[PDB]
Record summary
An RNA structure (tRNA) with a sequence from Homo sapiens, in which 72 nucleotides are resolved. Lineage of the source: Eukaryota > Craniata > Boreoeutheria > Primates > Homo. It was solved by X-ray crystallography to 3.1 A. It comes from the structure "Crystal structure of human NSun6/tRNA/SFG". An Rfam search finds the family "tRNA" in it. From the family's description: Transfer RNA (tRNA) molecules are approximately 80 nucleotides in length. Their secondary structure includes four short double-helical elements and three loops (D, anti-codon, and T loops). The family is grouped with related families in Rfam's "tRNA clan". By type it is a transfer RNA. Crystallisation conditions: 0.1 M SPG, 25% (w/v) PEG 1500, 50 mM NaF. The entry also contains Putative methyltransferase NSUN6, not shown here.
Context: bound to proteins that are not shown
RNA sequence: AGGGUAUAGCUCAGGGGUAGAGCAUUUGACU
RNA sequence: AGAUCAAGAGGUCCCUGGUUCAAAUCCAGGUGCCCUCUCCA
Numbered sequence: 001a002g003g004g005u006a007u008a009g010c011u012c013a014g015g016g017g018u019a020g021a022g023c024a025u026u027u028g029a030c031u
Numbered sequence: 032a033g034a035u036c037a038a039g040a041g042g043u044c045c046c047u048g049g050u051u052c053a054a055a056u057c058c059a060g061g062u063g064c065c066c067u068c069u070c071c072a
Stems, first nucleotide, its partner, number of pairs: 002066005009023004017052001026038004030033002045061005
C1' cells in the first nucleotide's frame, strides 16, 4: 500500500501534430 | 470453390476534466472487462 487494460468486425502493435499490422470481409484476375 | 496473384474498402483511438500552441498519445477521476489457483482457455 491492490494492480492491469480500453485503438478497425476479430487479435493486437504504436504513439504530443497527416491512423498502423495480421486475420476476417469486399472487388478484380488466374485455375 | 481456392495452400494462387492483385487491388480498397475500416476507427470521434471508452467518457469527462487537467497540463499544453496542440492530447488518440502525458496526468486525474469515472465506467466496462480482466488478475487460471487443473480441461471450451